Entry title: Cryo-EM structure of Arabidopsis DCL3 in complex with a 40-bp RNA. An RNA structure (TAS1a reverse strand; TAS1a forward strand (5'-phosphorylation)) with a sequence from Arabidopsis thaliana, in which 71 nucleotides are resolved. The reconstruction used 220,948 particles. Method: cryo-EM, resolution 3.1 A. The entry became public in 2021. Ions in the entry include calcium and zinc.
[PDB]
Context: bound to proteins that are not shown
RNA sequence: AUGCAGACUUAGGAUGAAUGACUCAUUCGCUUGUUC
RNA sequence: AACAAGCGAAUGAGUCAUUCAUCCUAAGUCUGCAU
Repeated sequence: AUGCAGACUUAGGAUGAAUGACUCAUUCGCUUGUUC
Repeated sequence: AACAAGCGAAUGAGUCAUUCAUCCUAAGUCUGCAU
C1' cells in the first nucleotide's frame, strides 16, 4: 500500500417508535358576547 | 348544522425537541488480522 472485519462517525435516500410540547383539521362539553 | 370567541376534551395529522430504531447507498477515521 491492498484486501477483509468490527466499532464509531459523517453524507444521501426511504422510514418507524416511546415521551414531551406546539400547530392544524375534525368533533364534542362548557362559558361569554352575538342571534333569539 | 345560527355566528364569533375563549376554555376543556377526544381523534387523526404535521412539525419541533428528546433518545432510540429500521432498510438501501457512498465515504472517513480508529482498532484488529493477513497476504